[PDB]
Context: one part of a larger RNA, bound to proteins that are not shown
RNA sequence: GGUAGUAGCAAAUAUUCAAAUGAGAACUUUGAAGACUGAAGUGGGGAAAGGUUCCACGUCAACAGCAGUUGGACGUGGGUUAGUCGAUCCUAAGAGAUGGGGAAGCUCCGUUUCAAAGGCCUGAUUUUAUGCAGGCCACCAUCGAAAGGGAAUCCGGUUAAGAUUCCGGAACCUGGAUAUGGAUUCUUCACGGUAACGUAACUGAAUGUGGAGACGUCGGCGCGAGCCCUGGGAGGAGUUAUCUUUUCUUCUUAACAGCUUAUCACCCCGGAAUUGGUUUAUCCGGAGAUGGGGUCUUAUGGCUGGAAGAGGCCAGCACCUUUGCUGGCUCCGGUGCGCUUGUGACGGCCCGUGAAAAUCCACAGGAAGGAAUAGUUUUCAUGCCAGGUCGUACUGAUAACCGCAGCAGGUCUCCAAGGUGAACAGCCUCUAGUUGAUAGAAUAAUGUAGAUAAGGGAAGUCGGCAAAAUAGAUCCGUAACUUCGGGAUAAGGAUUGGCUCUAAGGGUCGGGU
RNA sequence: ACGAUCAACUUAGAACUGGUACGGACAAGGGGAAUCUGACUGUCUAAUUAAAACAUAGCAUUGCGAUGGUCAGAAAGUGAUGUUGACGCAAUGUGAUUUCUGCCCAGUGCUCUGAAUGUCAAAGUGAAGAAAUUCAACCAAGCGCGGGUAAACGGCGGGAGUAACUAUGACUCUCUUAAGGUAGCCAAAUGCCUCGUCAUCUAAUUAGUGACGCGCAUGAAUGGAUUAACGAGAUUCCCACUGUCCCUAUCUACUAUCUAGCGAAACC
Numbered sequence: 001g002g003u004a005g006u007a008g009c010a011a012a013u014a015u016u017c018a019a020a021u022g023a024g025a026a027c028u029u030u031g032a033a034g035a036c037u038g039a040a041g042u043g044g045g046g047a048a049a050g051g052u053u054c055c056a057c058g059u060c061a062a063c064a065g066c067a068g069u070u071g072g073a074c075g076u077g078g079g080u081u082a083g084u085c086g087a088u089c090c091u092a093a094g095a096g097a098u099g100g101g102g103a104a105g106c107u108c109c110g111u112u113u114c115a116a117a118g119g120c121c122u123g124a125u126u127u128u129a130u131g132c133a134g135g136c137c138a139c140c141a142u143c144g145a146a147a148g149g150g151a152a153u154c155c156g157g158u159u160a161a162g163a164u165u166c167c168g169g170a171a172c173c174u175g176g177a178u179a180u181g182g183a184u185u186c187u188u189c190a191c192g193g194u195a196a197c198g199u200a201a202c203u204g205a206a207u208g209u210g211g212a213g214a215c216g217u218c219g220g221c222g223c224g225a226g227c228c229c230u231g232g233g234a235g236g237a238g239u240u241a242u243c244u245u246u247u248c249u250u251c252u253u254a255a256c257a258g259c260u261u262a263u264c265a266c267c268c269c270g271g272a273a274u275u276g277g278u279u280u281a282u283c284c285g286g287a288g289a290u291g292g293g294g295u296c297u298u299a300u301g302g303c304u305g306g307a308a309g310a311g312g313c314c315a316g317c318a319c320c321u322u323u324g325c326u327g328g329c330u331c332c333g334g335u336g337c338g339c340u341u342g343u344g345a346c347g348g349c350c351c352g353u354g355a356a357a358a359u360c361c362a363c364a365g366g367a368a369g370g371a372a373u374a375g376u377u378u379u380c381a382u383g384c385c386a387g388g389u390c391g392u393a394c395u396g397a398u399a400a401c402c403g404c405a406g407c408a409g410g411u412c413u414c415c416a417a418g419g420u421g422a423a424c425a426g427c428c429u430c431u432a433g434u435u436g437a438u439a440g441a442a443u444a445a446u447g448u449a450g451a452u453a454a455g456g457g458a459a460g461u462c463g464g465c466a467a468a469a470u471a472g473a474u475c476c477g478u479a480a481c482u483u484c485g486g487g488a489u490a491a492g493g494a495u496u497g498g499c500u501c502u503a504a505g506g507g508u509c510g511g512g513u
Numbered sequence: 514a515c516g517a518u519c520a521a522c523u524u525a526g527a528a529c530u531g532g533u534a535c536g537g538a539c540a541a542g543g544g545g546a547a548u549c550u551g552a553c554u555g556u557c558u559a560a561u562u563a564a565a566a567c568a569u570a571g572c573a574u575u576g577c578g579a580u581g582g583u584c585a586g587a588a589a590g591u592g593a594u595g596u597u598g599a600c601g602c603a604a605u606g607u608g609a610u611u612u613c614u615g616c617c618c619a620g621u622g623c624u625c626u627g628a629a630u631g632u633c634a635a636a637g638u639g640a641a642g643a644a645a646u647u648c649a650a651c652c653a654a655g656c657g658c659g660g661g662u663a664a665a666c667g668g669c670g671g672g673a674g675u676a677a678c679u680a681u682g683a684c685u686c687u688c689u690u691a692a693g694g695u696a697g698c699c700a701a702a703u704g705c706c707u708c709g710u711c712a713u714c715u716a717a718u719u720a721g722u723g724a725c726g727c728g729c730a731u732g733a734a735u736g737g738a739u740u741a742a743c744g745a746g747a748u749u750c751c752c753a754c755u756g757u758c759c760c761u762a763u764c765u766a767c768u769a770u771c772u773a774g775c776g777a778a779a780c781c
Base pairs, nucleotide, nucleotide: 001781002780008775009774015033016032017031018030019029020028034435035434036433037432043415044414045413046412049395050394054078055077056076057075058074063071064070083172084171085391086390087389089149090148094143095142100109101108102107119136120135122134124130153170154169155168156167157166173387174386175385176384179382180381181380184375185374189369190199191198192197203368207364208363209362210361211360212359216349217348218347219346221344222343223342224341225340226339227338228336229334230333231332232331233251234250235249236248237247238246252310256305257304258303259302260301265295266294267293268292269291275285276284277283311330312329313328314327315326316325317324318323350354401410402409417429418428419427420426438773439772440771441770447767448766449765450764451763452762453761455759456758459757464754472496473495474494475493476492481486483609497530498529500527501526502525503524504523505522506519507518508517509516510515531535543752544751545750546749547748548747549746550744551743555567556566571607572606573605574604575603576602577601582594583593584592585591611738612737613736615669616668617667620666621665622662623661624660625659627658631656632655638649639648640647641646670688671687672686673685674684697731698728709725710724711723712722713721
């Protein structure tokens, strides 16, 4: 080359009308409509991976298995701002030097070992810089987690594209300098409280101890937060032939700081059988219950500051315009086997009892240092300085990863509205996002997928393969056998709608001493 | 004894109502009687086998008291078990429960014993020889000799006669083995002959079930016989249900078809 303009470009419900642009529009943009995903999403974010695909402008020769004015394409540029987010550090399983020992040797073992395996506080001297003066201490490399551990940040706003990183405002930690105030002392290193313990502070080396870090899973109960639901009121929008004091929507409050707030736990008084208190769940009490009165953790919540000045919802008056400017409201509640999540106290399970280290604090001890005409304290308050390096855009998948590709495959995780309903089931809807997959015209056979069929009812077939029938919940009723636990939704039957009613099931306050 | 006040969805019931419909869409078990087999939950052949295979708890055996057992390493002042210590570690087998696990140690293995006219290497000893060397004796373990052990590997008869209807053979004889297949079970997933024989199941059954048993060639941790529950295991029957079938027909969407654009391959 023939095959051949042939096979085919049919999974994922679905597109249509107009206008604009343009040479040209089934596919680009906008508007209108119709639909889907339906919160265990076709949404919003991330880890790995990719590496600029992000954003803009220009733009169509190739690619986007039709098209193309569009594009994750092409060309030209812009874009990733950190003391608080991670890395960095710690150790985990483990990897792996040194010393030593093997091995012809490339190299192997081994990781505290048969090693003379180091550095930490205070000063003394004032040729002077830092040895000697002292004392202390004995782990013995290092690597190993962007989900384990871990010092410290939030709100609002801003870009074409960046933000816990920028602006504004408001905070915090570490490290280091440091002065004042405050506290303390002539009883030198504070007072109070019966106590639990409290406070603005209120010396404290070596050494030692202890705690935190630091921990399973399941079950139910309690509490909180956000969400859901909902009443009134202040605003806006929608419907209004009729009805609807109606349907939708805004009414928000961060990190941090101060005051206050708790189950468990603990203290004092007191002395319990006629036994009491008490959980949904049954444990506690002379090893001191019930009770009366108190102390504490501050998860969490309330009030205030932050902070209304912000953000949100509205009205009015202004304009080629940078465009605004001015006024108002932003309030008061309720409910619950609700959802999600966190937390507390309990209970159950194990021949399973569910990491380590860095790091921080406390205690014991009492070395040393210290006041009176003046000292000492810097875990109280305030004040000053600094906080490096790297990462940071974007996708995270029916087009940015891997599958030779823009492949119906695969690929770790967070958030999660209303209704029906046991239910993150299925079905519908709001927010948000898509409306992508070559199309048009017809409706032959044969197909794929879905279905229906009189009478019969497995005669079909290796075989009831496939399909049908049954199906939820309430009531009834349930055999053989059995390891006594099961079988069991055994089998087998009845009921279930709508409307109007009835009954029962609760909380909070109230009562002479 | 009660009064005021506030708020829940839960259950039960009665009337009425309807083209007797109402878990009205969605959602959502078919059931029963039996057998084989594996106890169960679990696991595997990614891309033809999900099972009766593997694992399992339970059961049993074996080795080892640390100068050790099992295993590793070229070696090592090296390792795992072992951060261990017989209620442990290591190595095997069988495979819940229930009920049992019979005979054989001749063979192959494993193990235990060591005075030996047993054998038995190198080294060493003795003799001969001029020496090389030869020849002798001695000679460890191992083998052999001698015991144990089968929940080690494994195995577990053949022929004749016999009960005055017949049949069969409790009984006898004989040969022979290490022992002669025990309890149980069976035409079983194990039986050739075989579609075995009887019954049941059907109108009819090489199927199925229950029995029988000289079982080609059942059988006891090669586990045997059972077994409730469980099973996407294999199987038979029954009810129900159905387009599986009598016997086909019809409808829908997407295709195929025609058009525009795009545009391969196998093979030759």